16S rRNA, nucleotides 3 to 936 from Enterococcus faecalis OG1RF: 909 nucleotides with solved positions. An Rfam search finds the family "Bacterial small subunit ribosomal RNA" in it. A reference for the family is Yusupov et al. (2001), "Crystal structure of the ribosome at 5.5 A resolution", Science. The family has 99 seed sequences and 42,628 matches in Rfam 15.1. The family is grouped with related families in Rfam's "SSU clan". Its family is annotated with ribosome and structural constituent of ribosome in the Gene Ontology. It was solved by cryo-EM to 2.9 A. Among the 44 different proteins in the entry, which are not shown, are 30S ribosomal protein S14 type Z, 50S ribosomal protein L32 and 50S ribosomal protein L27. The sample was in a buffer at pH 7.5.

Context: one part of a larger RNA, bound to proteins that are not shown
RNA sequence: UGAGAGUUUGAUCCUGGCUCAGGACGAACGCUGGCGGCGUGCCUAAUACAUGCAAGUCGAACGCUUCUU
RNA sequence: GGAAAGAGGAGUGGCGGACGGGUGAGUAACACGUGGGUAACCUACCCAUCAGAGGGGGAUAACACUUGGAAACAGGUGCUAAUACCGCAUAACAGUUUAUGCCGCAUGGCAUAAGAGUGAAAGGCGCUUUCGGGUGUCGCUGAUGGAUGGACCCGCGGUGCAUUAGCUAGUUGGUGAGGUAACGGCUCACCAAGGCCACGAUGCAUAGCCGACCUGAGAGGGUGAUCGGCCACACUGGGACUGAGACACGGCCCAGACUCCUACGGGAGGCAGCAGUAGGGAAUCUUCGGCAAUGGACGAAAGUCUGACCGAGCAACGCCGCGUGAGUGAAGAAGGUUUUCGGAUCGUAAAACUCUGUUGUUAGAGAAGAACAAGGACGUUAGUAACUGAACGUCCCCUGACGGUAUCUAACCAGAAAGCCACGGCUAACUACGUGCCAGCAGCCGCGGUAAUACGUAGGUGGCAAGCGUUGUCCGGAUUUAUUGGGCGUAAAGCGAGCGCAGGCGGUUUCUUAAGUCUGAUGUGAAAGCCCCCGGCUCAACCGGGGAGGGUCAUUGGAAACUGGGAGACUUGAGUGCAGAAGAGGAGAGUGGAAUUCCAUGUGUAGCGGUGAAAUGCGUAGAUAUAUGGAGGAACACCAGUGGCGAAGGCGGCUCUCUGGUCUGUAACUGACGCUGAGGCUCGAAAGCGUGGGGAGCAAACAGGAUUAGAUACCCUGGUAGUCCACGCCGUAAACGAUGAGUGCUAAGUGUUGGAGGGUUUCCGCCCUUCAGUGCUGCAGCAAACGCAUUAAGCACUCCGCCUGGGGAGUACGACCGCAAGGUUGAAACUCAAAGGAAU
Numbered sequence: 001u002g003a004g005a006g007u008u009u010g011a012u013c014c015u016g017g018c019u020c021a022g023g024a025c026g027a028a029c030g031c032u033g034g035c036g037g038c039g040u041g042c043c044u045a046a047u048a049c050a051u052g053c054a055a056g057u058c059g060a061a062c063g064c065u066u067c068u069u
Numbered sequence: 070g071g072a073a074a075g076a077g078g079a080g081u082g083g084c085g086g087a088c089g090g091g092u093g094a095g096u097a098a099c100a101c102g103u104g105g106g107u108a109a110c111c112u113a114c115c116c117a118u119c120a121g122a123g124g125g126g127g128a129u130a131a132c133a134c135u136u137g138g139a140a141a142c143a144g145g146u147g148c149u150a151a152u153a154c155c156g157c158a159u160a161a162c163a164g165u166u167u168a169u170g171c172c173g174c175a176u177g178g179c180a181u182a183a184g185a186g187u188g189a190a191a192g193g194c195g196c197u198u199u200c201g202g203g204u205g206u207c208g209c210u211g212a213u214g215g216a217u218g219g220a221c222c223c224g225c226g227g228u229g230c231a232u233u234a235g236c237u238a239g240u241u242g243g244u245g246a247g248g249u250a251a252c253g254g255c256u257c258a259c260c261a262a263g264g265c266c267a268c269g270a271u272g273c274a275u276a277g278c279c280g281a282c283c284u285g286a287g288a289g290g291g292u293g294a295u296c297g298g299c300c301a302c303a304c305u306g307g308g309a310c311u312g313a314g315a316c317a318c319g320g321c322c323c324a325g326a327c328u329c330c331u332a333c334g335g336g337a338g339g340c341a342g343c344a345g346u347a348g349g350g351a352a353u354c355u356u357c358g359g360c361a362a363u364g365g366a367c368g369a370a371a372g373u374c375u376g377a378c379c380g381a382g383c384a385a386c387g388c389c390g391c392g393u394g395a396g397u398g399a400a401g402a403a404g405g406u407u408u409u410c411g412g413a414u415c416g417u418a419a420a421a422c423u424c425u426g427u428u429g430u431u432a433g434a435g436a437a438g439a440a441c442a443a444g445g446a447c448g449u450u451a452g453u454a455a456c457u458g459a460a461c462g463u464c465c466c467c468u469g470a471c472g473g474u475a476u477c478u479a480a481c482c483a484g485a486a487a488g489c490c491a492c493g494g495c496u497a498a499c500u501a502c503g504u505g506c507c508a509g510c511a512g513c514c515g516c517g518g519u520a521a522u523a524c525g526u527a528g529g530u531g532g533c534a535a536g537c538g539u540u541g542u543c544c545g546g547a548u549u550u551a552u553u554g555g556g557c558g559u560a561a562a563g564c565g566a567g568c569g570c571a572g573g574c575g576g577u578u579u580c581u582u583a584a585g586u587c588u589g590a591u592g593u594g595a596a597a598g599c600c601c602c603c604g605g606c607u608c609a610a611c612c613g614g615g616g617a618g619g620g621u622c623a624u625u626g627g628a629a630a631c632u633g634g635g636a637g638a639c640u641u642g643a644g645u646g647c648a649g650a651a652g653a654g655g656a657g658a659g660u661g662g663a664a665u666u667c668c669a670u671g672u673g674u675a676g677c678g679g680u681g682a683a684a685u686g687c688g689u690a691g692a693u694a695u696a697u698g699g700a701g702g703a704a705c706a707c708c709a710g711u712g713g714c715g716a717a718g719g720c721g722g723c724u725c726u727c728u729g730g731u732c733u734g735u736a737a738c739u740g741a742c743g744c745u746g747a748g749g750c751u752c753g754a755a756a757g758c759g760u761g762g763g764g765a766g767c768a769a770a771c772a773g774g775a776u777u778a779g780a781u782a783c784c785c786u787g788g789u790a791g792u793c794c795a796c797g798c799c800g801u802a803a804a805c806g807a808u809g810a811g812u813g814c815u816a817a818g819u820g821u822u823g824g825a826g827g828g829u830u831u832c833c834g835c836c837c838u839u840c841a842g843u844g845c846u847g848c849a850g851c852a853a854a855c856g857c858a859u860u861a862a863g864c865a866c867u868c869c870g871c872c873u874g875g876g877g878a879g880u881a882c883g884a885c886c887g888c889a890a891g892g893u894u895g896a897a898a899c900u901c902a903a904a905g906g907a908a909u
Stems, first nucleotide, its partner, number of pairs: 004020004010909001012907003022544003027540005034391006040384002042349001047347003051344003056084003061081002064078006091302003101226007110219002115215007123157001125155002132147006165184008192207006228274003235265003240262008277299004281292004304325005327338004355381001357380003363377001364375004394424004404415004429481006438471001444465004449460002488533005493514003499528005509516002555872003558855001563869001565752004572745003576639007584632002586628007593620001600616006642742001643739002646735005654728007661705001666700007676687002713720002757798006766792002771787004809868006817846012850857002874901003883894004
C1' cells in the first nucleotide's frame, strides 16, 4: 500500500446487467511541428527474388611457372 | 648466358569452413525450467607428466604433347616432389584373463603381480659448425590427468475439448545373437501373454520454452517484441560421405515443383546473412564508411580475411532534457465580442523604456576513445660444453573510420521557432447569432418542431503542450466464477423420492512411529532487469560498483501438540436381545348395504324433461309417476378430526392369509461397526401406447338446439375413445413447505395423537415430571421487505445437487433411450438497456 459515478420507477428499497473516470503499446491515422541525448523500427506471404558484397589462410610442408631489377 | 632479392599465377598438402550471423514453419514431448544420477559414455586446439622419434618402397597432380566437346567439362600418353601414401621393425603404460589384498548401492570398483595373442611416428627454420655430431625452437607417435564442449537416464512443474473411453501386436517381459561412445526391443530369432487407462489413456484443435515484461492492495490475470540461455529449421522430401565434432546455413547424391541458358545431344540455380526489389497489408529504414576499438579464422611474425562488430544515414515510434524572451509599464490606446447603451471583458496584454543571448548566425581554437603486435638496445631465471633461442622485466619507436565530431572563446540580433482537444450531467470550463425533429450530434443518459449553454460559426474560458485527439488490444475498477472474497422460501438457483460401489469427512483414551506439519546447517536458484546504498556524464533519461529478493528445490540434523500409520483399552454414537403400544403401510382371496341404469309385471291418464327465456329430445306401439322382482358395473354416506400411516407418488365399507417400518422402557450384549454419496439401480399422480377382457354413471372428439355482429365456445339434448381388471411400455406435474440429508446448541405460553414414571389414590376422570410425532402464538437473533422463530429462514461443522442480465431457447446439431408420442443431455450467430422481487 483496497476512493467511486450514471442509468429500470409517479416516488422507494433490494437484486441486476450495461456504460464511464486509471494505466500501456514493436502500433496505425487526422490536424499540427524548433533542437539535443539514449533507445527502437515486416507483428501480414516459412511469399517469389534482379544487382553487389557476407570464409578463407599458410612460401619457415612441396615441386613448378611469369616478371622487374 | 651464368646472378640474389622484390612483386604476381595456378597446383599437391595442413588447418578452418559444425563458429559467428538469420528465422519461429514444425513440435503437447525429458522440447523446456528446476533438482539429481552415469559402477553404461565420448572430446580437435589449450596446460602438465612419462616414454619414442629406426630403416625401406611404389606413385601422382602440376607440367608437356593429344582426343571429344555449343558449353559446363571430360578422357589418353610421358616425366616429377613432399610433413602426400604403404608395408617392415621396436613399444602395452591400453583392453582382457588368472592369483592377492582392500572396498561398494545388484551388475561390481581400486591397487599390485604374472600369461597370451597384436598395434605408431615427419620433418622445417636456426646456433655451434676440426670430421665435429652436438644443440634452441616449432611440429610428429603412444599412454595418463586437468580444463573445456557434447551424450544418455530419472523426480516434480506449466492448454482446450468427455456434444472426444477405450488404446497397443516389437506391442509388455524373458533367453541368446548382432549392433553403438554408451545402457537399452536399438535391431533380430525363439518363448510367454502381457502393458497403459476416471489420479483422464487415445484422438482432435492450438502453441517454440524460460530469464523476463504490462497491470493489480494482494492472491492473481494477460503477453514471450528489443537484450541473454536452451531447442528446432535452412526451396519441399529421402540418404549418406569426410571429419575430434554434421546426417552440414552461402557442401555432395537422388526425387519433386518452379525459374534460366542451349548448336537439342545437354547444362545452371536456391536472400528465414547485410543492403535492395516486386507482391500482401492499416503498417515498418540506406543498394553508406572502416577494420582505428572489442571478438573470431589461418600464419613464427609483419599480415591477409571478417555486412560479426564499431560508426554514419531515414522516421515525434518512445523516454528525458532545454526553448519559442526578461524586467518596469493605465482610468485602461485603437480594434473584436457583448450590452439594460451607463459600461463590462480580451487586458500590463500591447505600446514605451531598459536588459539578455540558452538557442541562431558568422569567426577562431579543438579532444578522450590507443592498448598494443612488430622492430632495437639492456637485465634476471632455468637449461647448456658453449651460444643463439625460451620464459617475463625496464627503456626508445610506432597506429583514429567517426572527424575538424563533441566542446570552448569573440561579435551581432527579440529578431527566424505554438498547436490540438473540450466547455448539458457524470467531469474543470458560457454568452451571442444562424438554422427549425431539417441539417446534424452521441461513451452512457439523451439533444434538434422560433428565443438550443447538447447542432454550425464567432468572442471568451478550461486541460495538456512539440504535441494533441481517434480507432484497436490487454489488466483495473468487476466480490460480475467470490481460496483470499458470493449465493439457492417469493428476485437466477434443492435432482420427484429412495438404495448404494468408488471417493470425502469422522467419538474418548495409553504406548510408539515420523508420512503431513514446524525448525537449524550446507549446496544451488547465471548475466542483464524490478528494488536498496554508493559513484560518473553540466541535470535527467542513461551508464557503472556492492547488496538483497525470488523454490512448491535438494541433502543432512533436531521436535512431537495436531492430521495420517501400528499395537492395545473404553461406552455415550450405531446396532442386537428382553417387555410392551398404536396405525385408511403393502400383496392376495372372498363378501355387504344405499343409490343410478336397463329389463319384467300390475295400476294409471296427457304430459315429461330442460332454461336467464326457449328449443332439440322422450310420449297415446301408453311416457313420467307408482308398486314388486331380476341383471350388471363402479364408488364406499354417518364414523371423520390443523386426526393416523408411508421415502415420495399415495392410502378410507367388512373378514381371513402373507408381510415392511416406527415409538416407548430396560440395561443381556458387540465395541466406532458411523454420516454423505458423482456414475449405477429401484420406485414414481393423471393423460397416453400394446395384447385380451369388462362396460352402469360420467365424458375429449362428434351431431342437433340456442345465444351473438360472428360463436368452429360458455348454456341444453345426445354421444365414441377413456375412466375399470390382468400383464407389458412410458418416466413426466405448481411431483410444493417453490425450504437436500446428518449432528449439536439457543426464552416462554397454549391445543391435540401414541407411550412411560410419582402423588392424591374408585385418579382408571385430577396435579406434576418425561420421550416421540402434529398445530397455534411469541423473545433473542436473522431478513430487501414480507416474514421465520426448539418442526429456524438463528449459531455452527461434514458431504452432495445447482446459479451468474432479459430474449433467441429447453431451440439446433451430435449422442443414448422409446412401438410411438416423446424424454434426457445441451450451444452459438444475432438483438435490447433493461427484465425482476417486496412494499408506497
The work is reported in "Cryo-electron microscopy structure of the 70S ribosome from Enterococcus faecalis" (Murphy et al., Sci Rep, 2020). The PDB entry is titled "MultiBody Refinement of 70S Ribosome from Enterococcus faecalis". The entry is indexed under 70S, ribosome, pathogen, antibiotic development, antibiotic resistant.